Released in 2020, the model rests on solution-state NMR data. Shown are 49 nucleotides from a PDB entry: RNA (RNA C-JUN TL) with a sequence from Homo sapiens. It comes from the structure "Solution structure of a c-JUN 5' UTR stem-loop associated with specialized cap-dependent translation initiation". The work is reported in "Structure of the RNA Specialized Translation Initiation Element that Recruits eIF3 to the 5'-UTR of c-Jun" (Walker et al., J.Mol.Biol., 2020).

[PDB]
RNA sequence: GGCAGUAUAGUCCGAACUGCAACUUCGGUUCACCUUCUCUCUAACUGCC
Numbered sequence: 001g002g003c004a005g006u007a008u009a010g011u012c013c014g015a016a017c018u019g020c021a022a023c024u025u026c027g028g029u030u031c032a033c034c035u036u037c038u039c040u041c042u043a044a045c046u047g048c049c
Base pairs, nucleotide, nucleotide: 001049002048003047004046005045006044008043009042010041014037015036016035018032019031021030022029023028
Other pairs, nucleotide, nucleotide, family: 001002cHS011040cWW024027tWS025027tHS
């Protein structure tokens, strides 16, 4: 400082899940959090040049 790898956090997007929270013709939709996955960027650690 260039690349790769690993593990978390933060930052945005999408999907799934949870909540009977709301609405409903119980078929669905909406709202709000959690969790999981994916994507963008940043940081950390490790390895290589």
Description
NCBI's taxonomy places the organism under Eukaryota, Metazoa, Sarcopterygii, Dipnotetrapodomorpha, Homo.